[PDB]
Context: one part of a larger RNA, bound to proteins that are not shown
RNA sequence: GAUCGAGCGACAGGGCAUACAAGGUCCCUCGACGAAUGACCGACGCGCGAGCGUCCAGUAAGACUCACGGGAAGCCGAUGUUCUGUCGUACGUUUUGAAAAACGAGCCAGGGAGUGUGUCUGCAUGGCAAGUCUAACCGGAGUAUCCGGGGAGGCACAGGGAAACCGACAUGGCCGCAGGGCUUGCCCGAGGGCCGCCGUCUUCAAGGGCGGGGAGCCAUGUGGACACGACCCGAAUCCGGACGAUCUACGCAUGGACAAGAUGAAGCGUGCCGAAAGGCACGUGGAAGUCUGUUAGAGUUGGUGUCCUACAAUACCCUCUCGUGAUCUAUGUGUAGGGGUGAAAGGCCCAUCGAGUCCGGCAACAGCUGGUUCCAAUCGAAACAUGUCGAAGCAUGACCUCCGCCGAGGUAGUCUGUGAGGUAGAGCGACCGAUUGGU
RNA sequence: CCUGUCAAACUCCAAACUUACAGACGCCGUUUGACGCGGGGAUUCCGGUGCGCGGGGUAAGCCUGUGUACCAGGAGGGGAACAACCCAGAGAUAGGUUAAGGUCCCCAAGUGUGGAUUAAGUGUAAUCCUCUGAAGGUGGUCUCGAGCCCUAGACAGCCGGGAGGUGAGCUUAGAAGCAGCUACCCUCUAAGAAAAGCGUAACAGCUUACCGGCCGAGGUUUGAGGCGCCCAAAAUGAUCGGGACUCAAAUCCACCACCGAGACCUGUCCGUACCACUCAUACUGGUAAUCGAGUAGAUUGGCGCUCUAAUUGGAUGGAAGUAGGGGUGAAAACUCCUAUGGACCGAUUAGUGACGAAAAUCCUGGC
Numbered sequence: 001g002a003u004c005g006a007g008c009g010a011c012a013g014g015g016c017a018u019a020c021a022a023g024g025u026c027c028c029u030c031g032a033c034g035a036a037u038g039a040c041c042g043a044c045g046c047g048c049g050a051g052c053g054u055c056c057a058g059u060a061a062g063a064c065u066c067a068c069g070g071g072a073a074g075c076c077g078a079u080g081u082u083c084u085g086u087c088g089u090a091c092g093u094u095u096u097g098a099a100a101a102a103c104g105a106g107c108c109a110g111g112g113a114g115u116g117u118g119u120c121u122g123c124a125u126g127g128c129a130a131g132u133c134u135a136a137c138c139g140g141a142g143u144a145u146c147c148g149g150g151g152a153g154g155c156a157c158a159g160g161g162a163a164a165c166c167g168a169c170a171u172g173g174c175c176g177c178a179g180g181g182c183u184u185g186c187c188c189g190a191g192g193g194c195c196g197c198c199g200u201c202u203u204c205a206a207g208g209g210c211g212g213g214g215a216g217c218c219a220u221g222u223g224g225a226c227a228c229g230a231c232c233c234g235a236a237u238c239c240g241g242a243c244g245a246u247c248u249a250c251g252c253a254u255g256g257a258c259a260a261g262a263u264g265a266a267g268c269g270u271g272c273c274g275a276a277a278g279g280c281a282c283g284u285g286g287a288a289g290u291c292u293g294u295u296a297g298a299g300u301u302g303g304u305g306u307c308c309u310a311c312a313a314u315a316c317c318c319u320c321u322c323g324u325g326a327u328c329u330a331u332g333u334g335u336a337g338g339g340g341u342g343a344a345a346g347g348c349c350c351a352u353c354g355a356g357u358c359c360g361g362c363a364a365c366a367g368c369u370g371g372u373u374c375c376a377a378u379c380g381a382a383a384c385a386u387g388u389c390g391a392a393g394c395a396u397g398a399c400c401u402c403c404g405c406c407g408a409g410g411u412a413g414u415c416u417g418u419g420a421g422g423u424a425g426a427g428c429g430a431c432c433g434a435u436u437g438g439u
Numbered sequence: 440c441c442u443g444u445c446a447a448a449c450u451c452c453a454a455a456c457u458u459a460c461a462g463a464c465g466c467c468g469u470u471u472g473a474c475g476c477g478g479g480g481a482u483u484c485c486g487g488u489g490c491g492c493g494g495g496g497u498a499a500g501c502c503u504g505u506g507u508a509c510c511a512g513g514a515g516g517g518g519a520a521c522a523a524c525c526c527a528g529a530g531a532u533a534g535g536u537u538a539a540g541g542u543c544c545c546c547a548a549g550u551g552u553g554g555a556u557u558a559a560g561u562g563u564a565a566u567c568c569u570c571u572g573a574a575g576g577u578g579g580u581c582u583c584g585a586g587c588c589c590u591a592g593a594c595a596g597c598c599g600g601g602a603g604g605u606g607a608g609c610u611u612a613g614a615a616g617c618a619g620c621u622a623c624c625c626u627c628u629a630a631g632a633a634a635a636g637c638g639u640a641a642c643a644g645c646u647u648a649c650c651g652g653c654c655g656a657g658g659u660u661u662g663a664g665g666c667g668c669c670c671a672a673a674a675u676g677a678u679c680g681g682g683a684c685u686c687a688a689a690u691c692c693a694c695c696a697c698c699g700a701g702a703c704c705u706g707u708c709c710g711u712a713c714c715a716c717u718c719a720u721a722c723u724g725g726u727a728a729u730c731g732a733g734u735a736g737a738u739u740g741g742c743g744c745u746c747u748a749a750u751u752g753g754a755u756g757g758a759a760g761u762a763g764g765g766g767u768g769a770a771a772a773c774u775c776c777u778a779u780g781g782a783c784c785g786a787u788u789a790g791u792g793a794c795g796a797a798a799a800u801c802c803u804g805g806c
Stems, first nucleotide, its partner, number of pairs: 009087010023076002025072004031066002037061001042055005091104003106806006116228013131155003137149004159166002169196001172195004179188004197212006231371002234368001238361006249335009258325001260292003263288001267284007297322003302318002305316002337353001339349003374741006384397005400480006410466002413464009425452001426450002433445002437441001486510010515526003530708007540698003543682003549695001551694006562684002576668002579666010596653005602626002607621003632647001635646003709731002711727005742795001744792001746790008760779008
């Protein structure tokens, strides 16, 4: 719970349900405190009226919390379920936009995606410092650790130049943050900033470029880059070596099968006619990639029948075609993968063929789809510009974030001043070009 | 001469506005170090919508620009539902007051007040792919104005008069108000056309202009506005969300009182940032009107799993695991109780990682 409505809940409040334990609170009077807010009534004064104003009064009231007194033990919390109220069309993904008639999963458990080496570049911490570190390896020992040794070599200690070659500020000036000093705006001012000057290249010079007043090396963690499978899965390839002609294609060897009937070629015969050539008739004969035929056997036009999670990954039934031949068939045998075989359909080579199958290359590559697992705090985009065989991708900018440095201004708003502008509107007896008529 | 017109690729003119620099005020920065510089890491280079201005296109929920705010990545309140329209930018919890939008019921608040209009259920529809309604028309109705006529009697209706020259002339067989052309005169009078409209073959006849009577009060012409009406045809079942509504629950003009968010005000707490004290990022005190939303991404603290070490604990007086239940933490998670189980299990610190799953037509097993 058989009169009732669907992201199944969250939050709040009721029903019903509850052994202990691990929670012990909760309800009602009254009282104290009392934020924002904030009256009724009454009185006075306005308004056509709904209603308003002044005073009462920032008073009574006011969430929470506490105290007194009384009460609850399924009683309060909590848990289960259900009812009511408010909100509410999953989750993850794709997407400008997803409840989506876009994609994924039947359900659960377990399994399931930023890893290693080398090099580079930051960063945090630590050692040593004009240096720093050892590598291979050697000795010891408590014998993979560890103690000692090893400086080969690397990076740093000078640069510029293609090269030849040449070869620098242990500070000269001014600003000035921090910090220090002083008699309190004045000095000293590391770092920093702006210059000078110095080395070298180019240089008739000059002007430029790069470099210059001592910080590096190693270690550990960590951010990130590149090659490697490089966060994980995901597909059509390409190549190598192998295994397949038990299927099938074609050939070859040795075997086998084809009721019955129809039609009646040549050849031969006989008779008649003929000079002959030969002709005609009847018969005989028994040819044929000949005919009929569910003989055996081979096949399959139509039903677009039956079946279509089948009896069957090609089946069943009826109809239909072939059936002495380029026929059908059994076994044996041969031809092998860019190769066979093919009365040629890209057909067949074992359910596989516009290049078989197996394993290997191999974790192929992809700018394309999917997925990438714990909590929280601070900030928070871009969907644009330049280049790109670029447009489903990148790089550089813009923009987001983090760290360090600097040290006094900054400028999203407005006003004013000094400038820039030719859009709206307007106009063209101001250009220009359109565009009416009349004397 | 005058008269009629235009311009994206015209300009004698010329805005609003945008923009450079400086000064002023504001705001902001000097323990929150701004402005600026250097370095590490990205993500990103399918966007969309509204509004303004656009260019293309008949148009489009079209294509392609631009500036801006929004959606994306933005809750909550409203809009029936509803990415970007309105309010609003939001820590938790609580009280209060408002915003947009509402106050007949559904549904919190008015069946509020003064007044007008509408009779179509018009309408009860801000915006819109979404809500239609046009050109053309309207003695539907309300309101406002102007000119003219009128008690010396209008406007309409009804009654009466509409009369002679003359049947005008011309034309023609004929035309006599009325086929055509021309003229359009004068008498009587209170009026009566050289006839406005029918009508006949032509006449006639009906009329009417004009005049009088009866009647008795406004009439007539034109301009403007408000609401509505006609114009108005679609496919499963009509609609303003629905009910339904008519001195409204419609429309317009004013007003009165209320309802209604997480906004604004107020109490307590949390986080974060900054300040004071401090070794401290541990306490404690203080400041925040000028802190508190967030996809991709950057930065930082923390939870949990394996095994190693050091330090230090628990377990047959019952470990781990599992089931049900209690307590803590914003949370990852930590912890206790009871049952089961029957032998192993932690904590702190430093390490180590084949360290966390709801998803991949993910795998295997089971159902």
This is an experimental structure of RNA (23S RIBOSOMAL RNA, nucleotides 531 to 1365) from Haloarcula marismortui, with 806 nucleotides shown. Method: X-ray crystallography, resolution 2.7 A. The entry became public in 2012. It holds a match to the Rfam family "Archaeal large subunit ribosomal RNA". Clan: LSU clan. The entry has 28 different proteins, among them 50S ribosomal protein L22P, 50S ribosomal protein L18P and 50S ribosomal protein L21e. The PDB entry is titled "Crystal Structure of Enhanced Macrolide Bound to 50S Ribosomal Subunit".